[PDB]
RNA sequence: GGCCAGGUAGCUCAGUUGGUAGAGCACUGGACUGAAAAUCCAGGUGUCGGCGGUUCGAUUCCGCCCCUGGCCAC
Numbered sequence: 001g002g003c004c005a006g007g008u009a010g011c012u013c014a015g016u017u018g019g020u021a022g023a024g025c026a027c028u029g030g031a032c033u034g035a036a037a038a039u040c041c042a043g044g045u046g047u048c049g050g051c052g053g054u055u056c057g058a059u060u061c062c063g064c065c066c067c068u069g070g071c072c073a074c
Stems, first nucleotide, its partner, number of pairs: 001072007019056001027043005049065005
């Protein structure tokens, strides 16, 4: 310098024509139980890395950067 992939809730992870970001686990509480585990029910004000552009509307489309990692002789 070129190319490629990730950046989202505390962690770890879905979101291929755009249409109010949900699910599981973790966490809390209640029911239940002598007690606890199990089982059942309830709970998200998350600058979707940053700034812009297209659009009525962008996690998704486009341009310029940031951070992490991967490859780049013969």